[PDB]
Context: one part of a larger RNA, bound to proteins that are not shown
RNA sequence: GGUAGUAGCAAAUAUUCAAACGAGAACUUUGAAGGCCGAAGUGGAGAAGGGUUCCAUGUGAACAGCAGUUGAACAUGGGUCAGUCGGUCCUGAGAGAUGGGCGAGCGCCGUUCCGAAGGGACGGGCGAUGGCCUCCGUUGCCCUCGGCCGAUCGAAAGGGAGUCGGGUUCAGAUCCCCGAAUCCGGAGUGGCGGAGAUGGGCGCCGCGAGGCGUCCAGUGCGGUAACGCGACCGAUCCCGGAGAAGCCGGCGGGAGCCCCGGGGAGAGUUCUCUUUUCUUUGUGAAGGGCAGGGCGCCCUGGAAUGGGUUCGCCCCGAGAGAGGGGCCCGUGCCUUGGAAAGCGUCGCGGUUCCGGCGGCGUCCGGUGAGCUCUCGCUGGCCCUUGAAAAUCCGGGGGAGAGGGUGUAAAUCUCGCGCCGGGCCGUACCCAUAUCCGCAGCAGGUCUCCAAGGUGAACAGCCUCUGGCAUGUUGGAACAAUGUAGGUAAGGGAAGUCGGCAAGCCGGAUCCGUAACUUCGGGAUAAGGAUUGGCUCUAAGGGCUGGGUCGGUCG
RNA sequence: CGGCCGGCGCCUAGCAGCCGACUUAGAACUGGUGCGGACCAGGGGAAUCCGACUGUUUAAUUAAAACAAAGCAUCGCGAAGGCCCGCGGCGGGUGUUGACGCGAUGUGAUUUCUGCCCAGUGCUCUGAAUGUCAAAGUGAAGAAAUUCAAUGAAGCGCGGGUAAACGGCGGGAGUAACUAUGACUCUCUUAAGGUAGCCAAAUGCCUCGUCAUCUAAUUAGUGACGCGCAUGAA
RNA sequence: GGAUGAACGAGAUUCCCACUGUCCCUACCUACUAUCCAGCGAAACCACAGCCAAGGGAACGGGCUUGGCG
Numbered sequence: 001g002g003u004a005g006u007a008g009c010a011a012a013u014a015u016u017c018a019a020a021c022g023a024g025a026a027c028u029u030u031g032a033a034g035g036c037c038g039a040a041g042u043g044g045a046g047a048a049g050g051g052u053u054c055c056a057u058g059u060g061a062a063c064a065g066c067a068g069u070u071g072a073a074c075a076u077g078g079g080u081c082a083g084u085c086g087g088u089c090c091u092g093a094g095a096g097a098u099g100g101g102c103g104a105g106c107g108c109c110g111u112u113c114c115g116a117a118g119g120g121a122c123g124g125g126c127g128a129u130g131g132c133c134u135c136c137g138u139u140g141c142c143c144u145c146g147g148c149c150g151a152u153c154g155a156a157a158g159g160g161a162g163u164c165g166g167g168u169u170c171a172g173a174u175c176c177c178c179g180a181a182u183c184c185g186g187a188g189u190g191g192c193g194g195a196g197a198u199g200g201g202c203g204c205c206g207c208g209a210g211g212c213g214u215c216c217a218g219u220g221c222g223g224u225a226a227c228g229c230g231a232c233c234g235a236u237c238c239c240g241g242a243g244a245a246g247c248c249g250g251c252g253g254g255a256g257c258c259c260c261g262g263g264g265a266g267a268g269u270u271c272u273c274u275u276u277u278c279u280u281u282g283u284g285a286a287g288g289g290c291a292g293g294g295c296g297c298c299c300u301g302g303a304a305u306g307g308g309u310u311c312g313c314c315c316c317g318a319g320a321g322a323g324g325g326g327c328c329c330g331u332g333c334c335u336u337g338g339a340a341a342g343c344g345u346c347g348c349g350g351u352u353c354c355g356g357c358g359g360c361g362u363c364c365g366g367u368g369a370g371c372u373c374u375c376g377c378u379g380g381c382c383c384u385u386g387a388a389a390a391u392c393c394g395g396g397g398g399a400g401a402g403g404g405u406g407u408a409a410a411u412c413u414c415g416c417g418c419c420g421g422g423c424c425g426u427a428c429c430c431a432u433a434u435c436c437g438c439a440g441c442a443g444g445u446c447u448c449c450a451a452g453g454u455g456a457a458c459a460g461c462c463u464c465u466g467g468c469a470u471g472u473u474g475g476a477a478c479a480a481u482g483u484a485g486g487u488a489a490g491g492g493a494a495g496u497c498g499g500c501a502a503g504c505c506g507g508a509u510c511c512g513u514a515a516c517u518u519c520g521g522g523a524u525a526a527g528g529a530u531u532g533g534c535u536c537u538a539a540g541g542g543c544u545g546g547g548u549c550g551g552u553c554g
Numbered sequence: 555c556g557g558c559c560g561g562c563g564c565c566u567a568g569c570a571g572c573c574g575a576c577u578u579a580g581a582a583c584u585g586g587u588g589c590g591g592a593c594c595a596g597g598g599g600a601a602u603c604c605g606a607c608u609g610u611u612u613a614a615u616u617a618a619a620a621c622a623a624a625g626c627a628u629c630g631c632g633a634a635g636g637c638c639c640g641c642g643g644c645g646g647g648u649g650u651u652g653a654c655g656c657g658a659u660g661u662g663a664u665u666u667c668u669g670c671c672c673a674g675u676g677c678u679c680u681g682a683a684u685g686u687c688a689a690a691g692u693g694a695a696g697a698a699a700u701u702c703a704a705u706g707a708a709g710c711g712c713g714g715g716u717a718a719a720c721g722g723c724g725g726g727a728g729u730a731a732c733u734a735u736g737a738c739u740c741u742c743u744u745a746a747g748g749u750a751g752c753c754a755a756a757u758g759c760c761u762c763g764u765c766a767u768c769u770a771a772u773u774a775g776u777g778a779c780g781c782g783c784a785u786g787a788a
Numbered sequence: 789g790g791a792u793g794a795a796c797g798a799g800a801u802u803c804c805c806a807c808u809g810u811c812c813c814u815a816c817c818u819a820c821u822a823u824c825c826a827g828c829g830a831a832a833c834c835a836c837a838g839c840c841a842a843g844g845g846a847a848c849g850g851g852c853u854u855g856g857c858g
Stems, first nucleotide, its partner, number of pairs: 001834002008828002015033006035468003043449004049429002054078006063071002083182002085425003089159002094153002100109003113115001120145002123143005131136001163180005183421004191416003194412002199216007219401001220229003233400001237396006246381012258368001259366004263281006286336005292329004297325004306316003342362007349354001382386001435444002451463004473826004482820007490812002494810001499807001507531005516521001518663001532584002535581006541573005549560001550555001551559001585589001597805007604797002609621002625661007636648004665791003669723003674720002676716004681712001685710002692703004724742005751785001752782001763779005836850001839856005
Other pairs, nucleotide, nucleotide, family: 003832tWS004831tHH005006cHS005829tHS006830tWH007829tHS010820cSS011432tWW012432tWS012471tHS014034tWS021025tWH022024tHS022069cWS025069tWS026473tWS027066tWW034469cWW035470cHS037042tSS038463tHS039464tWH040458cHS041465tWW047430tHS048430tHS048431cWW052080tWW053427cWH060071tHS062073cWS066473tWS072433tHS078171tSS079080cWH082426tWH083162tSS086156cSS088160tHS090389cSS091155tWH091388cSS092154tHS093154tHS096111tWS096151tHS097111tWH099110tHS102642cSS103105tHS108642tWS112117tWW112150tWS115117cHS122235cWS128138tWH129130cSS129133tWS130137cWH155158tHS155387tWW157446tWS158387cWS159389tWS161183cSS163174tSS164284cSS168173tWH169171tHS180285tWS187417cWW194231tWS196410tHS197409tHH198218cSS198408tWH206209tHS217405tWH218404tHS218406tWW223226tHS225298cSS226325tWS230231cHS230232tWS230414cSS234398tSS234399tHS235398tHS236397tHS243390tHS244389tHH245388tWH250311cWS269274cWS282341cWH283337tWS283338tHS283339tWH284337tHS284338tWH285337tHS291330tHS301321tHS302319tWS302320tHS303316tWS303317tWS303319tHS307320tSS309313tHS310312tHS312378tWS330332cHS382384tHS384386cSS402409cSS403406cSS429434tSS431445tWH437441tWS455457tHS455459tHS460593cSS480822tHS481821cWW488809tWS489813cWW492808tHS492810tHS493499tHS493500cWH493501cWW493808tWH495810cSS496498tHS503807cSS506590tWS512526tHS513525tHS514523tHH515522tHS517520tWS518520cHS534582cWW549562cWS552557tWS553554cHS553556cWS554556tWS560561cHS564566tHS588591cHS589591cSS606794tWS607623tHS611618tWH624662tHS626718tWS632652tSS633651tWW635649tWW636656tSS661788cSS664792cWW667787tWS668788cWH671745cSS672719tHH687706tWS687708tHS691704cWW696699tHS717720cHS722746tSS729736tWS729737tHS730735tWH736737cHS736738tHS743747tWS744746tHS748749cHS748786tWS749787tWH750786tHS751790tSS754761cWH755757tHS758760tWS768774tWW769771tHS787789cSS809813cWS835851cWW844849tWH
């Protein structure tokens, strides 16, 4: 080349009208309409992976299997801001040096085993005074104490201190700005307070009060207790706690959402009706106070005629019931934050593009086997018992330190103040088009949030918020054959290897259920009846208050 | 028109008011008998075979009766050990273990049973005089190389055990007062001769076996029979 | 491993009730195609090609022979 302008551009319901830009519009954009995803999404955000695809402008070569005025294309520019979001730190399963062993050898075995494996310490002494030589900071050596008994690596889902609210961009924000905090580390010359801690005895003076001298205390205080208060000396060492624990069940508290009744503000309908329908109607972290929940915490007391009590349980002379307390959590409410911000409305100025300015409002309630998180209580299951380590804290002990009664010392986990927090990541996609599958491939790819109706329901079906344009083309017809879906008189498996495929049945309530059996089951056996709408009737609960009265004036 | 105590009274068969969810049952009326009106949403029964069940499996033609399983049984081992890795180290796994544990097998819940055979091949116990038996060592001959002899480790032979080890588990004749079968009797032979059961079974050639049932008609199914080519007990 | 035995099984088999387009015996309807058009646009395969009967032939020819025809 023929095939051949042929196969084909047919999985997931769907598009239409007008206008704009433009040479050019089925495909772009805007508006209107009709639909779909229907919260287990075609929505909103991440992990891995990609690596600039993100954003703005421009182009219409090629690419986006039709087109394109569009693009994840092309070109030119721009964009990723951290003490408190992660890495970084810890260890896990494991990996892996050294010592040692092996091995021709590169090396590999081994990870505590055949090692002299602690290089640190506020403690005391010997000294060098280095120096503001008072006195404490330096430094060398000695004594004493010192087993992480093993390097090191190993998690962007495990452990792991501490940042939230509002605004802002074309594209960044828990990172920028504004405002509120907070953690860790440091302060040698000690930053300020407060605590320790500042009282009694005796002589005197003094009218009393109050002063002088001397002596003696003083490493806090309260509560019967649980424990409390703002600190509350203290080393080596020792003990303990937290970190630090499975799965499942049933209850209860709190929040968010949902629902109902009103009051506003703005919209919608008004052919008739509808005081109607829809939308909206905030208070972060961190402190303080108060509800609420929990306690296997304390005191009194001593219980059978046993009592208390849960949905279930379960509890009690090893101390029930009752009364009175204590502690923990407090994510709820109020308050500081706070209304100045935000939001909704109604206006007024302009700074070509104002965190502009102003008015009003941001209110009162009720519900619940509701759903989702969270907190708590109490159970069940295991020949299954459900990490470790960094890191932080408490206690025991008392080696020591501190001062001589001073406006005092050592010390301080109390209040306030001062300084610092380096490095790396941070855009975007996260999928019927940004990842893998040769591709914009019906495949594959780990999670978080989750409205209304029906309903048992996270089912299916319809809808709101949000999103999309029917899945790499359109137009006109409605032949065969197909793919997918239905119906079919009479018969009812005669079809076929074979009831393959299709069809019948199906939810709930009330009855009623055989053989057999390992006695648990079979079992929704089989079989039968009912089911709409409307108007009623019964039953199933929760909160308060029940006084016999002026004998008198709080 | 309000308060502290009190002479001041009997809800004690409980009342009065207010508020509140859903749910169930019943009745009347009513529609062209239609009503779980869409959606959601088991066809059922009688048997046979196999596998107990739940689980798993050939990614891309086999989801099964296959594998696993609990249960049952057997075997090895007391650590200088059993089983296993390792080129090598007294190296490593089980083992942070210790017989109610590790390791190696078979069978496959429960119930009821699991018969006979140790001749064969395995495995294992005992060395008893013991046969054979390499290297080394010993003795002898030789000038030496070398040759010969004696001695004698495991193993193998010899001797026991063991089949929930692998496996195996017979023929031919005659015989009962009708026939037909053969309870019974003879022999040959094995290591033992297939027991309890079960069957034309997913196992039977002949075979579409024979009888009954199921149908109008059945190489199908079920029940029964059994000299079963070639059923059968972890 | 022999025989059983509930429960169970996307396991193999037989029958029954119900059910039906499996069938008698097919028909009609719907969606998407196919179809025609605008745009776009492959691949497999290819000695040459492409009407038969008979004959003979590597014993079943598109080609050869003879006819049929085109």
This is an experimental structure of RNA (28S rRNA, nucleotides 2357 to 3888) from Homo sapiens, with 858 nucleotides shown.
The entry also models magnesium and zinc ions.
The entry is indexed under In situ, Ribosome.
It holds a match to the Rfam family "Eukaryotic large subunit ribosomal RNA".
The depositors describe the entry as "In situ human eEF1A-A/T-P-E state 80S ribosome".
The sample was in a buffer at pH 7.4.
Taxonomically the source falls in Homo (Eukaryota, Metazoa, Chordata, Craniata).
Zheng et al. published it in Nat Commun in 2025: "Visualizing the translation landscape in human cells at high resolution".
The entry has 79 different proteins, among them 60S ribosomal protein L39, 60S ribosomal protein L18a and 60S ribosomal protein L23a.